[PDB]
């Protein structure tokens, strides 16, 4: 760079990447 | 610890060259 306008998820005391 | 990502045409994750 492409499948991909993917899934899940909503409006975040949480979820996630590095560390 | 700390730095960073994201909201209904998300952030992640997965596969391929």
């Nucleotide at each position: 760079c492409g499948g991909a306008g993917a899934a899940u998820g909503u409006u975040a005391u949480g979820g996630c990447g590095c560390g | 610890a700390g730095c960073g990502c994201a909201g209904a045409g998300a952030a992640a994750a997965c596969c391929g060259g």
An RNA structure (TetR-binding aptamer K1 (43-MER)) with a sequence from Escherichia coli, in which 36 nucleotides are resolved.
It was solved together with Tetracycline repressor protein class B from transposon Tn10.
Method: X-ray crystallography, resolution 2.69 angstrom. The entry became public in 2020.
The entry is indexed under TetR, Complex, Aptamer, Transcriptional regulator, DNA BINDING PROTEIN.